Entry title: The Structure of a minimal all-RNA Hairpin Ribozyme with the mutant G8U at the cleavage site. An RNA structure, in which 25 nucleotides are resolved. The structure was determined by X-ray diffraction at 2.38 angstroms resolution and released in 2006. Ions in the entry include sulfate.

[PDB]
C1' cells in the first nucleotide's frame, strides 16, 4: 500500500 | 431478500 470479508454504514432494485 | 460500494475486527 495490497487481498479476504457474516456486524455497522451508504446506493440501486 | 437479491446487487453494489465503502468499511469493523480477524487473519494473510
Nucleotide at each position: 500500500u495490497c487481498c479476504c470479508a457474516g456486524u455497522c454504514c451508504a446506493c440501486c432494485g | 431478500c437479491g446487487g453494489u460500494g465503502a468499511u469493523a475486527a480477524g487473519g494473510g
Notes
On the sample the depositors note: Derived from Satellite Tobacco Ringspot Virus. Keywords: HAIRPIN RIBOZYME, ALL-RNA, COBALT HEXAAMINE, MUTATION, LOW SALT, S-TURN, E-LOOP, RIBOSE ZIPPER, CATALYTIC RNA, RNA. The work is reported in "Water in the Active Site of an All-RNA Hairpin Ribozyme and Effects of Gua8 Base Variants on the Geometry of Phosphoryl Transfer" (Salter et al., Biochemistry, 2006).